[PDB]
Context: one part of a larger RNA, bound to proteins that are not shown
C1' cells in the first nucleotide's frame, strides 16, 4: 500500500430556553428551568505517591481519540511565614557495630566479658 | 581530693 | 554504643479577621501557655526547717547530700447499664423570607460563646467518724455487700467535654436604616 | 448608625468520650524516655 | 541572718516540612484506562435498620453530537392452554419471602432438626383500654 | 405533665392492604467430608489441605532435632503436663492373624569377615610375608497404630 | 511367615455387566433396598456407623414456570443514515 473513509466512538438516568462573548458556540460564561449523587456521597479533609499539576494574565502550532473562544496544554509572572502543628526526643519487632573469634580476602559472627573508655560532690 | 560504677 | 514509629509513648494555643493563590492553629487583632536564663520587690519560716482537721484530708509558701523505695507513662476482646459533649427532634417568643381563588396564630432560615483563670458543684466508685445488725437486712437490668462492721446518720476525695463570673460583646450572626 | 442575640420540653434516638459492673482465655493482651511522690537526715542560721 | 517548690516583675526561644491532587483526570496499571490504592466527618422521611427508595447542605449533568426504529444482537419484561413433554442435566427463569397468631414429623451426640411441614391475618378511618413521672 | 409500645371495637373501600422497595421455595433419600477454617492470583473451592480427638517414636542438657565454610547458632526467657519427628482424622464402636521379606532396633555369641597406624620374620635394601586387628557386615533376639501380606 | 476374623459391597472399589430379585415409571444402561467364591473389599495403608453442617456428587416428589409444544409482542442501547474523528489482523 490494499484492507478503509471501513471496524468503530453505545456502562455510570438528562437535558432545555434566553442572553452575552467571539471569525466561528451542541460543548465557554451568566440567568432560568428539568434532573442525578443522597450523606460507609459523584460532599468536606488527610497518610502514602506525585512535584508546581496551585493562582493570575495571555494564546501560533501540537495535545485535551468530536469540537472549543477553551485548559491538569502551552508562555510569562506570582505563591508555601510556627517557641506551642509535625519531624526532631524515647524505645518496639529488628538493624549496625568497638574488642575478641573466624576468614586468602571481600566479609561473617553480640554475649563471648575485654583495665568498657564514665558519672556525683 | 572523696564517693559511685551490674 | 548508636540506628529503628510524620498511626506506639510525648513540654506548651485559643477565638475572631485577612489572599488571585496561605494560615482546616504559621500572617493580623486580642487573649493565654510552655521551656530556659538572670534578677529584684513583697510575702512566708526559724520551738532552725509553717498551720488546721478525731479522721479521711485541707491551706498559694513552709530545710537538706550520697543512698534507697513507690506510682504515673502503661495498655486485650466481648456484653449490659449510667453520665457528659455535639447532632436530631417538640413547643413558646421576637426578626426576616415563602405560600396565600380557599385554608393555614402557618412553612423555612437563623436566634452563637474558644483556650485560659477564679468560685461553685460534686456523678459512679473509693475513703473517714459514730454506732452495733436474726423477726436478718441493704441492693442491680444483671450482679452483689455486711461483726474482717451492714442498714442509718454525718463527712473526705475523685472528674466533668457540668454551672456562674472574667475572656466577652467591643466579636460573630440576623435584620432595619 | 439602630434593634436583637430569649424561654422551655423530650429520648431503648445517632456519633465521640468517660464511669462502673459482668463475662472469656491450655490466649492474660509492649517498652523506654519523661514526670511526680516518698523513706532517711549526714550538713547548715 | 540564711532558707524559701509562694506572688508579682525582666530577657530569650534554633534547623527542616507547610502550595496543590489524594483520584471514573494530579498515585500505579505504557493513557485524562469502568481496574487497584490506608483513613476521619456524616442530616430528614419510610423502615428493625449505615438495606433499598425519595429529599436538604454541598457537588454535579463529564462521559462526540444529529436523523430514523430493518434483520441479528445485548440488557430488561409479558404471554392463552399444557406444565420439564425441553436438556447430559430444571441450565436460565418463575414461584417463596416482612410481621402477628395458631401449629410443627422422622431422626438425634438430647444441644438440635425448626423459619421443619401446614394454616389464618395485615389498608384507611373513628375511637376504647392498659402500661408512667414530678 | 409527658413518651412511646401493646391489646380491643365500630365503620368503610371494585377482597384491596409487608400495594413500590425490601424479602427462605419446600419435602423423601443415597455418596463423601464430622463440624467452623483453608487452597491451585489469571480454566479445578472440592470428596483435596487443616482440625480437635486417637496412636506411635526420640530425648534428662556431656541431650534430642536442626542450621552454619568456619567460628558459632535455632528450639531455649525452654526441662518430659516439655521440645522434636511421624501416622490416622469429631463422637460412638471396634481395630483379627502374620517378624519369613524389607526396614528399625538390642544391654546379646565372639572371630566368621575385617582399614590406616603400630608389631614381628626374611632380605644388602626397595620391598615382601605373617600375626594382631575398630566400627560396620555377618550370627542370634525384639518390633506391624514400621513398610507391608492374609 | 500367616492364610481375610468383625464387618462391608456390582460401592466414588465388580471385568463379565445394562449381574439377579424387589421397588420407583406407561416405558428406567438411572435411583433405592436386598444378594454375594468379591476380575481386583476389609480393619489408624483404619473397618463399620453416624445427629448437625456443605456455592460438594446423585435419584425422586410437590410447587413453579416461555426449558419446551410454538412462537408472538413491548422498552432501552447498538447495528442502520449523517457531520467530525478514525485503527488493526491478514495479503
Nucleotide at each position: 500500500g490494499g484492507u478503509a473513509g471501513u471496524a468503530g466512538c453505545a456502562a455510570a438516568u438528562a437535558u432545555u430556553c434566553a442572553a452575552a462573548u467571539g471569525a466561528g458556540a451542541a460543548c465557554u460564561u451568566u440567568g432560568a428551568a428539568g434532573g442525578c449523587c443522597g450523606a460507609a456521597g459523584a460532599g468536606g479533609a488527610g497518610a502514602a505517591a506525585g512535584g508546581u499539576u496551585c493562582c493570575a494574565u495571555g494564546u501560533g502550532a501540537a495535545c485535551g481519540g468530536c469540537a472549543c473562544u477553551u485548559g491538569c496544554a502551552c508562555a510569562u509572572g506570582g505563591g508555601u511565614a510556627a517557641g506551642c502543628c509535625g519531624a526532631u526526643c524515647c524505645u518496639a519487632a529488628g538493624g549496625g557495630a568497638c574488642g575478641g573469634g573466624g576468614u586468602a580476602a571481600c566479609c561473617c559472627c553480640g554475649g563471648c566479658a575485654g583495665a568498657u573508655a564514665g558519672c556525683g560532690c | 581530693a572523696c564517693g559511685c560504677g551490674c | 554504643c548508636c540506628c529503628g514509629a510524620a498511626a506506639g509513648g510525648g513540654a506548651a494555643u485559643c477565638g475572631g479577621g485577612u489572599u488571585a493563590a496561605g494560615a482546616u492553629u504559621u500572617c493580623c487583632c486580642g487573649a493565654g501557655c510552655c521551656g530556659g536564663g538572670a534578677u529584684g520587690u513583697g510575702g512566708c519560716g526559724g520551738u532552725u526547717g509553717a498551720c488546721g482537721g478525731c479522721g479521711a484530708c485541707g491551706u498559694u509558701a513552709g530545710g537538706a547530700a550520697g543512698u534507697c523505695c513507690g506510682g504515673a507513662g502503661a495498655c486485650g476482646c466481648c456484653g449490659g447499664c449510667g453520665g457528659g459533649g455535639g447532632c436530631c427532634u417538640c413547643g413558646g417568643g421576637a426578626a426576616g423570607a415563602g405560600u396565600u381563588a380557599u385554608c393555614u396564630u402557618u412553612u423555612c432560615u437563623g436566634c452563637u460563646u474558644a483556650a485560659c483563670g477564679g468560685c461553685c458543684u460534686g456523678c459512679c466508685a473509693a475513703c473517714c467518724c459514730u454506732g452495733g445488725a436474726a423477726a436478718c437486712g441493704g441492693u442491680u437490668c444483671a450482679g452483689c455487700c455486711g461483726g474482717a462492721g451492714g442498714u442509718a446518720g454525718g463527712g473526705u476525695c475523685c472528674a466533668g467535654u457540668g454551672g456562674c463570673c472574667g475572656g466577652a460583646a467591643g466579636a460573630g450572626c440576623a435584620c432595619c436604616g | 448608625g439602630g434593634u436583637g442575640u430569649c424561654c422551655g420540653g423530650u429520648g431503648c434516638g445517632c456519633c465521640c468520650c468517660c464511669g462502673g459492673c459482668g463475662g472469656c482465655c491450655c490466649a492474660u493482651g509492649a517498652a523506654a524516655a519523661u514526670c511526680c511522690g516518698g523513706a532517711g537526715g549526714a550538713c547548715c542560721g | 541572718c540564711c532558707g524559701u517548690u509562694c506572688a508579682c516583675g525582666c530577657c530569650c526561644g534554633g534547623u527542616c516540612g507547610u502550595a496543590c491532587u489524594c483520584a471514573u483526570a494530579a498515585c500505579c496499571g505504557c493513557a485524562u484506562c469502568a481496574g487497584g490504592u490506608c483513613u476521619c466527618c456524616a442530616a430528614g422521611g419510610u423502615g428493625a435498620a449505615c438495606a433499598g427508595c425519595c429529599u436538604c447542605u454541598g457537588g454535579c449533568c463529564a462521559a462526540u453530537g444529529g436523523a430514523a426504529c430493518a434483520a441479528u444482537g445485548u440488557a430488561g419484561g409479558c404471554a392463552a392452554g399444557g406444565g420439564a413433554a425441553g436438556u447430559c442435566g430444571g441450565c436460565a427463569a418463575a414461584a417463596c419471602g416482612g410481621a402477628u397468631c395458631c401449629g410443627u414429623a422422622a431422626c438425634u451426640u438430647c444441644g438440635g432438626g425448626a423459619a421443619a411441614a401446614g394454616g389464618a391475618u395485615u389498608g384507611g378511618c373513628u375511637c376504647u383500654g392498659a402500661g408512667g413521672a414530678c | 405533665c409527658g413518651a412511646c409500645u401493646c391489646a380491643g371495637a365500630a365503620c368503610u373501600g371494585g377482597u384491596a392492604c409487608g400495594g413500590a422497595c425490601a424479602a427462605g421455595g419446600g419435602g423423601a433419600a443415597u455418596c463423601c467430608g464430622a463440624c467452623u477454617g483453608u487452597u491451585u492470583a489469571a480454566u479445578u473451592a472440592a470428596a483435596a489441605c487443616a482440625a480437635a480427638g486417637c496412636a506411635u517414636u526420640g530425648c534428662g542438657a556431656u541431650g534430642g532435632u536442626c542450621c552454619u565454610c568456619g567460628c558459632g547458632g535455632a528450639u531455649g526467657c525452654u526441662g518430659a503436663c516439655g521440645c522434636a519427628a511421624u501416622g490416622u482424622g469429631a463422637u460412638u464402636u471396634c481395630u483379627g492373624c502374620c517378624c519369613a521379606g524389607u526396614g528399625c532396633u538390642c544391654u546379646g555369641a565372639a572371630u566368621g569377615u575385617c582399614a590406616a597406624a603400630g608389631u614381628g620374620a626374611a632380605g644388602a635394601a626397595a620391598u615382601u610375608c605373617a600375626a594382631c586387628c575398630a566400627a560396620g557386615c555377618g550370627c542370634g533376639g525384639g518390633u506391624a497404630a514400621a513398610c507391608g501380606g492374609c | 511367615a500367616a492364610g481375610g476374623u468383625a464387618g462391608c459391597c456390582a460401592a466414588a472399589u465388580g471385568c463379565c455387566u445394562c449381574g439377579u430379585c424387589a421397588u420407583c415409571u406407561a416405558a428406567u444402561u438411572a435411583g433405592u433396598g436386598a444378594c454375594g467364591c468379591g476380575c481386583a473389599u476389609g480393619a489408624a495403608u483404619g473397618g463399620a456407623u453416624u445427629a448437625a453442617c456443605g456455592a460438594g456428587a446423585u435419584u425422586c416428589c410437590c410447587a413453579c414456570u416461555g426449558u419446551c409444544c410454538c412462537u408472538g409482542u413491548c422498552u432501552a442501547c447498538u447495528a442502520u443514515c449523517c457531520a467530525g474523528c478514525g485503527a488493526a489482523a491478514c495479503c
25S rRNA, nucleotides 1447 to 2358 from Triticum aestivum: 724 nucleotides with solved positions. Mishra et al. published it in Structure in 2024: "Cryo-EM structure of wheat ribosome reveals unique features of the plant ribosomes". The entry has 41 different proteins, among them 60S ribosomal protein L7a, KOW domain-containing protein and 60S ribosomal protein eL33. The PDB entry is titled "Atomic structure of wheat ribosome reveals unique features of the plant ribosomes". Rfam match: Eukaryotic large subunit ribosomal RNA. For this family Rfam cites "Crystal structure of the ribosome at 5.5 A resolution" (Yusupov et al., Science, 2001). It was solved by cryo-electron microscopy to 2.84 angstroms. The organism belongs to Triticum, within Eukaryota.